[PDB]
This is an experimental structure of RNA, with 92 nucleotides shown. Crystallisation conditions: 13% PEG 3350, 5% Dextran 5000, 0.2M Ammonium Citrate, pH 5.5, VAPOR DIFFUSION, HANGING DROP, temperature 294K. The 2008 paper behind the entry is "Structural basis of toll-like receptor 3 signaling with double-stranded RNA". The structure was determined by X-ray crystallography at 3.41 angstroms resolution and released in 2008. The PDB entry is titled "Mouse Toll-like receptor 3 ectodomain complexed with double-stranded RNA".
Context: bound to proteins that are not shown
RNA sequence: AUUCUGCGGAUUAUUUGGCAAAGGAAGCAUUGACACAUGCGCCAAU
RNA sequence: AUUGGCGCAUGUGUCAAUGCUUCCUUUGCCAAAUAAUCCGCAGAAU
Numbered sequence: 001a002u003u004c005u006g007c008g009g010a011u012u013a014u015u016u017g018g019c020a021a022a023g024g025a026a027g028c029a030u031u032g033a034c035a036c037a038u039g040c041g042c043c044a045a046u
Numbered sequence: 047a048u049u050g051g052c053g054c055a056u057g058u059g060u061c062a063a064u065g066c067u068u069c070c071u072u073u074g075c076c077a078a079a080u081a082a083u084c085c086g087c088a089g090a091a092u
Stems, first nucleotide, its partner, number of pairs: 001092046
């Protein structure tokens, strides 16, 4: 040189898993705006 | 009482804001596999 073997290291692609975060959504709760009611008490004009 | 003005309180709904929980998607990173390519050390085959 072409390749086989053992060990170690590198890069890329695909798949998964974990963590953190973002967007959107769902459930529950809180608050405020408004609207449609109700009950209580008092009144006003008929 | 008919209609209305007040005072207190209790309802439903709509809208909006906030908080907790969660879900789906995505982003950053990390880890594990698989595959492809490569590189280093060691021994060897023709």